The depositors describe the entry as "Crystal Structure of protein-RNA complex".
An RNA structure, in which 50 nucleotides are resolved.
Protein in the same entry: DNA/RNA-binding protein Alba 1.
Crystallisation conditions: 18% (v/v) PEG 5000 MME, 100mM Bis-Tris, 200mM sodium malonate, pH 7.0, VAPOR DIFFUSION, HANGING DROP, temperature 293K.
The 2014 paper behind the entry is "Biochemical and structural insights into RNA binding by Ssh10b, a member of the highly conserved Sac10b protein family in Archaea".
Released in 2013, the model rests on X-ray crystallography data to a resolution of 2 angstroms.

RNA sequence: GGUAAGAGCACCCGACUGCUCUUCC
RNA sequence: GGUAAGAGCACCCGACUGCUCUUCC
Numbered sequence: 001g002g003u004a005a006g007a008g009c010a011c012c013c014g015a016c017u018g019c020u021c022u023u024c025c
Numbered sequence: 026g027g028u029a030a031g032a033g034c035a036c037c038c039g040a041c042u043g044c045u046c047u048u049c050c
Base pairs, nucleotide, nucleotide: 001050002049004048005047006046007045008044009043010042013039014038017035018034019033020032021031022030023029024027025026
Other pairs, nucleotide, nucleotide, family: 012040tWW015037cWW016036cWW
C1' cells in the first nucleotide's frame, strides 16, 4: 500500500418491538 | 369492535462517519 477479511470505542441517520401520553370512528 | 397519526421512554437492529486495533497479502 491492498475492490483482504474482521474487531473495539465514540459520534450519528433510520427502522422494528414493548410501554406511557395526545388526537378518533 | 376498528387501530391511524404524532410526542416521549426502553431495548435492539441496519447504514454513514470519526478514532484506534487484529489477522492476511